Source information
This is an experimental structure of RNA, with 40 nucleotides shown. The work is reported in "The solution structure of an RNA loop-loop complex: the ColE1 inverted loop sequence" (Lee and Crothers, Structure, 1998). The depositors describe the entry as "RNA LOOP-LOOP COMPLEX: THE COLE1 INVERTED LOOP SEQUENCE, NMR, 8 STRUCTURES". The entry is indexed under COLE1 RNA, LOOP-LOOP COMPLEX, KISS COMPLEX, RIBONUCLEIC ACID, RNA. Released in 1999, the model rests on solution-state NMR data.
[PDB]
C1' cells in the first nucleotide's frame, strides 16, 4: 500500500485476527 | 438435572460442547 475475509448477529459504532504479494 | 463456551460496547434477538 491494494484486496478478501474471519471474530454470533439486528441497528449504531470500532477494535482483534487471518491468506497473500 | 448440573457445569462450561458464544469479539468490545448498548439496546433487542439466538447459538455451542460434555454426560
Nucleotide at each position: 500500500g491494494g484486496c478478501a475475509a474471519c471474530g454470533g448477529a439486528u441497528g449504531g459504532u470500532u477494535c482483534g485476527u487471518u491468506g497473500c504479494c | 438435572g448440573c457445569a462450561c463456551c458464544g469479539a468490545a460496547c448498548c439496546a433487542u434477538c439466538c447459538g455451542g460442547u460434555g454426560c